An RNA with a sequence from Haloarcula marismortui: 22 nucleotides with solved positions. Zhao et al. published it in Biopolymers in 2012: "Unac Tetraloops: To What Extent Can They Mimic Gnra Tetraloops". The entry is indexed under RNA, EVOLUTION, UMAC TETRALOOP. The entry is an ensemble of 6 models. The source organism's lineage runs through Archaea, Methanobacteriota, Halobacteria, Haloarculaceae and Haloarcula. Method: solution NMR. The entry became public in 2012. Entry title: UNAC Tetraloops: To What Extent Can They Mimic GNRA Tetraloops.
[PDB]
RNA sequence: GGACCCGGCUGACGCUGGGUCC
Numbered sequence: 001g002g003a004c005c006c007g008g009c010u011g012a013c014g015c016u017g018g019g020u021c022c
Base pairs, nucleotide, nucleotide: 001022002021003020004019005018006017007016008015009014
Other pairs, nucleotide, nucleotide, family: 017018cHS
C1' cells in the first nucleotide's frame, strides 16, 4: 500500500467490523 473469510439486517441494490499477511 493492498485485499481477505466469516457473519449479519430487510423486497431490493447495498453495506459492516473481528483481525491476518507480503